This is an experimental structure of RNA with a sequence from Murine Leukemia Virus, with 68 nucleotides shown. The source organism's lineage runs through Viruses, Riboviria, Pararnavirae, Artverviricota and Gammaretrovirus murleu. Entry title: Solution NMR structure of the U5-primer binding site (U5-PBS) domain of murine leukemia virus RNA genome. NMR data were recorded at pH 7.2 and 311 K. Released in 2014, the model rests on solution NMR data. Keywords: RNA, U5-primer binding site, U5-PBS, YNMG tetraloop. Primary citation: Miller et al., Nature (2014), "A structure-based mechanism for tRNA and retroviral RNA remodelling during primer annealing".
[PDB]
RNA sequence: GGGCGAGGGUCUCCUCUGAGUGAUUGACUACCCGUCAGCGGGGGUCUUUCAUUUGGGGGCUCGUGCCC
Numbered sequence: 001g002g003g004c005g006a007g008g009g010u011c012u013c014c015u016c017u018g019a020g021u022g023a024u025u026g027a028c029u030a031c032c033c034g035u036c037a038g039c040g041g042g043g044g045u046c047u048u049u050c051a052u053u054u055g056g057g058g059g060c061u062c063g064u065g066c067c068c
Base pairs, nucleotide, nucleotide: 001068002067003066004065005064007062008061009060010059011058012057013056014055020052021051022050023049026046027045028044029043031042032041033040034039
C1' cells in the first nucleotide's frame, strides 16, 4: 500500500412503515355528572388532522484480527 472476516461513523438505495399509540376534532352514546329539556361535561366508539415508528443491503471512512 491492497484484499479478506467482522463492527462503529457517514452517505446512499429500498414497501419497513405510518402501523401501533397519543393529542386535536364532528357525530353517536351503554354508563356517570350538570339540566331551563335545548342539550352540555366525563367515559366508550366511528370520523378527523398531525406527531412518533419500522428495518435491511451497498459505497465511502475508520477501530480489530488475518494474509500479502